The RNA (23S ribosomal RNA, nucleotides 1246 to 2003) from Vibrio natriegens has 758 modelled nucleotides. Among the 28 different proteins in the entry, which are not shown, are 50S ribosomal protein L15, 50S ribosomal protein L6 and Cathelicidin-2. The structure was determined by cryo-electron microscopy at 2.7 angstrom resolution and released in 2025. The sample was in a buffer at pH 7.5. An Rfam search finds the family "Archaeal large subunit ribosomal RNA" in it. For this family Rfam cites "Crystal structure of the ribosome at 5.5 A resolution" (Yusupov et al., Science, 2001). Its family is annotated with ribosome and structural constituent of ribosome in the Gene Ontology. Its Rfam clan is "LSU clan". The work is reported in "The structure of the Vibrio natriegens 70S ribosome in complex with the proline-rich antimicrobial peptide Bac5(1-17)" (Raulf et al., Nucleic Acids Res., 2025).
Context: one part of a larger RNA, bound to proteins that are not shown
C1' cells in the first nucleotide's frame, strides 16, 4: 500500500434555550430551566504521585469531534507551625551485629549492643482572611516543655529494685452528648389561577479548646503502730508477718456530660454603602424550650467466656556507688527558647496501580430529610454531576428491556433463560431427628384511609417538702413523645400497592457439618475438618533447616512432640504373616577394610660348569593370598487401622428346578457382617415392580458382584450443600409460533478514524 473514508470515537445520568466572549461556539463562560449521584457519582486523610494547585497567555502536537476550553504548551506566581505531621524518646516482628562460635573463600549464625512502626511517649481553639496556604498568616483566648536567673524549703544520687504505663473476643445495661424534629422567638411575606391575617408561608434561631466545677458513672476499706527467711546488693519503696481500731459506710482515685468563664467578643438574615458594576466596608435583629437521639461519649468501663488477650519508654517511687558551706531535689517567680524538615494540588481517581482522559483495583474518617428494622431501598438535602463525536432516520439484524390471545416445558442433554415467590402479626405446620432441629415446612388470615371509645410507655416544668445546702433528694404533674386495643365507617381493580422483597413439597446418590481449591475454562463427590487407629520420640526428644555454628520442635516433657492413614455420629470393621516392609532373635553359614602364614617368580655374592651354561644363600623387590575380621544377607520368629492377598474342578433331596449336603487339586489364606446392575454390571435399555399416554433417565426389589466389601474402612445416618439424578405443583414467549411496543447499535450527515489480511 490494501482492507476504507469501513468498525469505532469507552456506561443509554439528558438535555433545551437566551445571551456573551471569539475567525470560529453542540462542548468555553454566563443566565433560566431538565436530568443524575447523593453511605455518593458529596466532603476529608493516609498511601502512591510530584507542581498536576492559582494566575495570565497560545491552540500547532495532545484531548477519540470541534474548541475561545484542558490534568496541553508558555511565563509568572503559589505551600508561612513550640502544640498537626517527620525528626524525636521507646520499642515488635524482623535486621544488622564489637568481640564470639562455625565454616574451603565468599561467608553463616550470633551475645553485648544497636536500628526498626504497623504500635507507646508534652502541648490549640473557636472566628476571620489568598487568585492559590493555614489548628500555621491575623484576632480573641489557650496549652506544653525546656534553659537560665533568683528567692524558700531540702537528701540527692540508676544503667539497678518495685510500681505503672498496659491492652482479649463477645454482650448487656444505664448516663450524656453530637446531630434531628417540634414550639418559642426574631426578621420576611400575604400571593401568576379558586383561596390564603392565620392553627398561614419562609428563613433565620453561632460559637470551641481552655480553666474553674467535680456530676452519671467506674475502682478501692481506710488509720495507726510494731516487724521483716523476699525483691542478684541496698532501700525509708514493693511483697509478707503481728496488733489494735474503723470496714452498706468515708475517704481516696477515675470521670463522661451539665453548669460558669472563655463571649458586652464572634456569628448572624437583613439592609446600609462603591461600582470600575467585580466589590470594599459597616452593622446587624432573634439567638430560647422541649422533645428524639447515635453505630460519638463515660469505656483501656462493667459482665462473661476460653482461645487468656504486646513490648519498651516517657512517668511515679526506692534505694547503690558517689557527691555533703556543694552539687541536686521541690516549690514559686523573671527571663528566655521550643529548632530542623513536610505543609501547593489529586485521593469512589483524568492527577494512584491497570501501556490509554481504561465501565477494574485503591486503607482509613464524615453521612442530613421523608419513608424505613437499616450504612437495604426509593425519592431529596449539603454538596456534585449530564460520564469530549454531535445531527438525522424510525428497515433487516444484534444488544437491553415491556406487554401477549389459547395453551402451559409439548422447549431443551438439562425448565438454561424467563416467569413466579417475596413483608409484618397472628393462625397452624407431616415424615423423620443427633431432640438442636426438620421449621419460614406445607398453608392460612389481616394489612389503606376516616373516625369513635379505650388502654398504656418515657421525659418531667411550675408549685410543695426535707435538707448531710448542692451538679441534692422526695413531691408533683404541666408541657412533649411513643405504643397499643376495639368498633364503626370509606375509596378503589388493587392498601406489605412503588423501590424494596424467600418459588415450594416429594424420591435419591456422595460428602457429617462451617470452612478450602485449580490467580484467567473445573468449587465438586476433590483438600481441610473434629474424632478414630497406627506409629515414633525419655529430653542434648525424635522430626526439619543447616557443610557446621546454629535453629525450630519448646522457654514444650509421653494427657508431650512427629510421621502416617482414616474421616461428625452409630452398628461394626472379618480370614490370610507365604511375598514385602517393619520390630526381634541370634546358634550357624557367607562376607569389608585390617592382618599377613604360606607358596612361586625376578635380581646375584657364589657353587658348579661339557664353558654353552646350570644351580643359588642374604639382602631388596613381585606376586601369592593361610589366620583376623563388624553389620547386612542366608537363617529363625512376630507384626496386617503394615505395602498386600482373600482360590479351584464336579457330583447332589419325596414333581421338577436348584443345591443345603460330598468328593478332589491348589494355596499365606480362600470374601465374614453388611451392601449390590451400585459415582462399581460388560452382556445390558437384565428382570420384576412403580411412576408416564409411552421412561436406555428415577425410584423399589432380585443377585450369574464381567470387575463391592469392612479405617485406601464396609453399611447406615438427623442436619447442612450455588453438589450430582429424578418427579410434581405453581409459574411462565422454553416452546407451538411468534406478534407489538420502548430503548442503544445498524442505516444517512458532518468531523476523527483503525484491524486482521494481502
Nucleotide at each position: 500500500a490494501u482492507g476504507a473514508g469501513u468498525a469505532a470515537c469507552g456506561a443509554u445520568a439528558a438535555a433545551g434555550g437566551g445571551g456573551g466572549u471569539g475567525a470560529a461556539a453542540a462542548a468555553c463562560c454566563u443566565c433560566c430551566u431538565c436530568g443524575c449521584c447523593g453511605g455518593a457519582a458529596g466532603a476529608c486523610c493516609a498511601a502512591g504521585g510530584g507542581u498536576u494547585c492559582c494566575u495570565g497567555u497560545c491552540c500547532a502536537a495532545c484531548g477519540u469531534u470541534a474548541a475561545u476550553c484542558g490534568g496541553g504548551g508558555c511565563a509568572g506566581g503559589g505551600u508561612a507551625a513550640g502544640u498537626c505531621g517527620a525528626c524525636c524518646c521507646c520499642u515488635a516482628a524482623g535486621g544488622c551485629g564489637a568481640g564470639g562460635c562455625c565454616g574451603a573463600a565468599a561467608g553463616g549464625c550470633g551475645u553485648a549492643g544497636u536500628c526498626g512502626a504497623u504500635g507507646g511517649g508534652a502541648a490549640a481553639c473557636g472566628g476571620g482572611u489568598u487568585a492559590a496556604u493555614a489548628u500555621u498568616c491575623c484576632c480573641g483566648u489557650a496549652c506544653u516543655u525546656c534553659u537560665u536567673a533568683c528567692a524558700a524549703u531540702u537528701g540527692c544520687g540508676a544503667u539497678g529494685g518495685g510500681g505503672g504505663g498496659a491492652c482479649g473476643g463477645a454482650g448487656a445495661a444505664g448516663g450524656c452528648u453530637a446531630g434531628g424534629u417540634g414550639g418559642g422567638c426574631c426578621u420576611g411575606g400575604c400571593g401568576a389561577c379558586g383561596g390564603u391575617u392565620g392553627u398561614c408561608c419562609a428563613g433565620g434561631u453561632u460559637c470551641a479548646a481552655g480553666u474553674g466545677c467535680g456530676u452519671a458513672g467506674g475502682c478501692u476499706u481506710g488509720a495507726g503502730a510494731g516487724u521483716u527467711a523476699g525483691g542478684u546488693a541496698a532501700a525509708u519503696c514493693c511483697g509478707g508477718c503481728u496488733c489494735u481500731c474503723u470496714c452498706u459506710a468515708a475517704g481516696g482515685c477515675u470521670g463522661a456530660g451539665a453548669c460558669a468563664c472563655g463571649a458586652c467578643g464572634u456569628c448572624g438574615a437583613g439592609c446600609a454603602c462603591c461600582u470600575a458594576c467585580g466589590g470594599g466596608u459597616g452593622u446587624g435583629a432573634a439567638g430560647u424550650c422541649a422533645u428524639u437521639g447515635a453505630u460519638g461519649c463515660c469505656a483501656u468501663g462493667c459482665u462473661u467466656c476460653c482461645a487468656g488477650g504486646a513490648a519498651a519508654a516517657g512517668c511515679c517511687u526506692c534505694u547503690a556507688a558517689g557527691c555533703u558551706u556543694c552539687a541536686g531535689a521541690u516549690u514559686g517567680u523573671a527571663a528566655g527558647g521550643a529548632a530542623u524538615c513536610g505543609u501547593a494540588c489529586c485521593c469512589c481517581a483524568a492527577a494512584c496501580c491497570g501501556a490509554c482522559a481504561c465501565a477494574g483495583g485503591u486503607g482509613g474518617u464524615c453521612g442530613g430529610g421523608u419513608a424505613g428494622a437499616g450504612a437495604a431501598u426509593a425519592c431529596c438535602a449539603a454538596g456534585g454531576c449530564g460520564c469530549u463525536u454531535g445531527a438525522g432516520a424510525g428497515a433487516a439484524c444484534u444488544c437491553g428491556g415491556g406487554u401477549g390471545a389459547a395453551g402451559g416445558a409439548a422447549c431443551u442433554a438439562g425448565g438454561c433463560a424467563a416467569a413466579a415467590u417475596g413483608g409484618u402479626a397472628c393462625c397452624g405446620u407431616a415424615a423423620c431427628u443427633u431432640c438442636g432441629g426438620g421449621a419460614g415446612a406445607a398453608g392460612g388470615u389481616a394489612c389503606g384511609c376516616u373516625c369513635u371509645c379505650g388502654a398504656c410507655g418515657g421525659u418531667g416544668a411550675a408549685g410543695u417538702c426535707c435538707c448531710u445546702c448542692g451538679c441534692g433528694g422526695a413531691u408533683g404533674g404541666a408541657g412533649c413523645u411513643a405504643u397499643u386495643g376495639a368498633g364503626a365507617g370509606u375509596c378503589g381493580c388493587a392498601g406489605a400497592u412503588a423501590c424494596c422483597a424467600g418459588g415450594u413439597g416429594g424420591c435419591u446418590g456422595c460428602a457429617a457439618c462451617u470452612g478450602u481449591u485449580u490467580a484467567u475454562u473445573a468449587a465438586a463427590a476433590a483438600c481441610a475438618c473434629a474424632g478414630c487407629a497406627c506409629u515414633g520420640u525419655g529430653c542434648a526428644a525424635a522430626a526439619u533447616c543447616g557443610u557446621a555454628a546454629g535453629a525450630u520442635g519448646a522457654c514444650g516433657u509421653a494427657u508431650a512432640c512427629g510421621g502416617u492413614g482414616u474421616g461428625a455420629c452409630g452398628c461394626c470393621u472379618g480370614c490370610c504373616c507365604g511375598g514385602u516392609g517393619c520390630c526381634g532373635g541370634a546358634a550357624g553359614g557367607u562376607u569389608a577394610a585390617u592382618u599377613g602364614a604360606u607358596g612361586g617368580g625376578g635380581u646375584u655374592a657364589g657353587a658348579c660348569u661339557u664353558c654353552g651354561g646350570u644351580c643359588g644363600a642374604a639382602g631388596c623387590u613381585c606376586u601369592u593370598g593361610a589366620u583376623c575380621g563388624a553389620a547386612g544377607c542366608c537363617c529363625c520368629g512376630g507384626u496386617a487401622a503394615a505395602c498386600g492377598g482373600c482360590g479351584g474342578c464336579c457330583g447332589u433331596a419325596a414333581c421338577u428346578a436348584u443345591a443345603a449336603c460330598g468328593g478332589u487339586c491348589c494355596u499365606a489364606a480362600g470374601g465374614u457382617a453388611g451392601c449390590g446392575a451400585a459415582a462399581u454390571u460388560c452382556c445390558u435399555u437384565g428382570u420384576c415392580g412403580g411412576g408416564u399416554a409411552a421412561g436406555u433417565u428415577c425410584c423399589g426389589a432380585c443377585c450369574u458382584g464381567c470387575a463391592c466389601g469392612a479405617a485406601u474402612g464396609g453399611c447406615g445416618u438427623a442436619a447442612u450443600g450455588a453438589u450430582g439424578g429424578c418427579c410434581a405443583c405453581g409459574c411462565u414467549g422454553u416452546c407451538u409460533c411468534c406478534a407489538c411496543c420502548c430503548g442503544a447499535g445498524a442505516c444517512u450527515c458532518a468531523g476523527u478514524g483503525a484491524a486482521a489480511u494481502u